Solved structure of RNA with a sequence from Tetrahymena thermophila, 44 nucleotides shown. The PDB entry is titled "Crystal structure of the C-terminal domain of Tetrahymena telomerase protein p65 in complex with stem IV of telomerase RNA". Keywords: La protein, LARP7, RRM, xRRM, TER, RNA BINDING PROTEIN-RNA complex. The entry also models potassium ions. Singh et al. published it in Mol.Cell in 2012: "Structural Basis for Telomerase RNA Recognition and RNP Assembly by the Holoenzyme La Family Protein p65". Crystals were grown from: 0.05 M sodium cacodylate, 0.04 M magnesium chloride, 5% v/v MPD, pH 6.0, VAPOR DIFFUSION, HANGING DROP, temperature 298K. It was solved by X-ray diffraction to 2.59 angstrom. NCBI's taxonomy places the organism under Eukaryota, Alveolata, Ciliophora, Intramacronucleata, Tetrahymena.
RNA sequence: GGUCGACAUCUUCGGAUGGACC
RNA sequence: GGUCGACAUCUUCGGAUGGACC
Numbered sequence: 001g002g003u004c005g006a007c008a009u010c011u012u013c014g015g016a017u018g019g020a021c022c
Numbered sequence: 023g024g025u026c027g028a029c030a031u032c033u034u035c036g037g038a039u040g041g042a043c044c
Stems, first nucleotide, its partner, number of pairs: 001044004007040005014033005020025003
Other pairs, nucleotide, nucleotide, family: 007042tSS012035cWW013034cWW018019cSS019026cWH020029tSS040041cSS
């Protein structure tokens, strides 16, 4: 500099999955 | 080998947070 109410981190319920962590 | 109906991945509508990504 460009993109982003259409970007990220964490997270409640719901749904779909299988292996997940040490 | 041990611990996990108290382990995780993905995802719709939300919540909180600030920057996220090229």